[PDB]
Context: one part of a larger RNA, bound to proteins that are not shown
RNA sequence: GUAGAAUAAUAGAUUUGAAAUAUUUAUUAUAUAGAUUUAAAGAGAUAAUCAUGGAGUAUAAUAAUUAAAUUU
RNA sequence: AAUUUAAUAUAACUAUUAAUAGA
RNA sequence: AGGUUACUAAUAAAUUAAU
RNA sequence: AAUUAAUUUUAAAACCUAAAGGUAAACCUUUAUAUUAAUAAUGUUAU
RNA sequence: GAAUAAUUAUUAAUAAUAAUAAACUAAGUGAACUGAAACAUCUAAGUAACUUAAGGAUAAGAAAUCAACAGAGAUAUUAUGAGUAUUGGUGAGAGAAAAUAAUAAAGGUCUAAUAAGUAUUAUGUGAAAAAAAUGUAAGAAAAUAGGAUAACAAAUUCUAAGACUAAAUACUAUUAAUAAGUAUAGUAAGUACCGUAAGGGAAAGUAUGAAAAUGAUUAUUUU
Numbered sequence: 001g002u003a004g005a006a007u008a009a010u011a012g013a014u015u016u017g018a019a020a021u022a023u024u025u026a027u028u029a030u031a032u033a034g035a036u037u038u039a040a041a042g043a044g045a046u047a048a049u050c051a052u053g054g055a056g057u058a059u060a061a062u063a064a065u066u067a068a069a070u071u072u
Numbered sequence: 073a074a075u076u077u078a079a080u081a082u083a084a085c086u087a088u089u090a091a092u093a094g095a
Numbered sequence: 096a097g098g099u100u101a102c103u104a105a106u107a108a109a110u111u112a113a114u
Numbered sequence: 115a116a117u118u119a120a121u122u123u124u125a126a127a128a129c130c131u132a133a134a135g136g137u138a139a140a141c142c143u144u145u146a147u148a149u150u151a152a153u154a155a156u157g158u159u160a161u
Numbered sequence: 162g163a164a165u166a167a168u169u170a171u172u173a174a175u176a177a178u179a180a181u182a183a184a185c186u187a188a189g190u191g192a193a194c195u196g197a198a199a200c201a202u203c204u205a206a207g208u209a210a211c212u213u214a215a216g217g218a219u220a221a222g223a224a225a226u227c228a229a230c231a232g233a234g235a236u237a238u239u240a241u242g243a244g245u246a247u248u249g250g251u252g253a254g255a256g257a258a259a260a261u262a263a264u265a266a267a268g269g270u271c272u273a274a275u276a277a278g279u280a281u282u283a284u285g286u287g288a289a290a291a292a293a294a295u296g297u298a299a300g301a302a303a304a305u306a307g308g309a310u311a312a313c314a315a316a317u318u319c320u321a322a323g324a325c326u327a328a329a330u331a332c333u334a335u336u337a338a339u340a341a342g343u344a345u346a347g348u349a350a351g352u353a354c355c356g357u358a359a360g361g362g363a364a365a366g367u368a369u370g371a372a373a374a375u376g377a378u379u380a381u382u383u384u
Stems, first nucleotide, its partner, number of pairs: 042384010056369004064080005070074002084343002087339008096131004107123005134143003148175009159164001185216001186214005200250001226233002237264005247255002269325003281299006306320004354361002
């Protein structure tokens, strides 16, 4: 990989119930009674990013030689 | 052969102590 | 010794020992 | 042979920093590239 | 020639050339605040400060010292004596020495023909205790002497008015060693700068840095 099995699911096929609490099941309008709800121009809080600022930290020629250790 | 600790400079002061000399 | 600035203000050698 | 130590010596070192003398520091004035001679030589007024 | 000078050149002879520390030390002068819960005495304090001068140090130094009937033996510094004696608007407060040890060097040694306007005294001052000095003026004595003790008597001790003196010490600088010291006590700078002036007096190593305050933006979420 295949080859066959199952399972999840999709198309289609073939059956299947019911006059299906449809003067509202699904959906959609539009009037009239009512009843209320969605703001962010900003802002807060908080976080994060980009700053600023330099607290804090490291070191203070580290070159070289000495010694010891530390690895090949 | 490498790095590392500590020590050491022409390359700190300060304080003590010893030595030194009196710019 | 500082400081200032310039017509700048420089250095040369001795043996001894060691190397 | 050249190094290196130590030690001895030696050269130059402008001006200023109270006192050669000033000064308004690094200035200025003074004049040791001076004076006094003596000589040497070119050199002058000069019988 | 020749006496007059002009250079240049020689040689001689004649001159000058202060920047040089600071600290320590010695001396002169000498505060105030403060203390006293005030304050004048007193302290502060012979300190600060100003002046002068000397050296690597200086000062002191070889007993007229202390003491106490025993004794010691220059000076200095420290401990102890001892906050003790003493002292004090008997407040505040101040405060020895002997002796015993430490430190320390060779630590004794002639330099003066031996010390008079000096000893002393009187007096005004005078290191808080503890005196020595000093202005003015009086003023001794020879060791047979003289200083020392309110005084005095004893005793005792020492030699003024002539000297020198290392080391132990202060300070500086250096080297070395040690740092329960410093990176604001770690190197610049007495600079920048302020001041007419004396004077004042900075920041400022190299990295690294999701420290905060603070700015903008967005996201969530609320309004």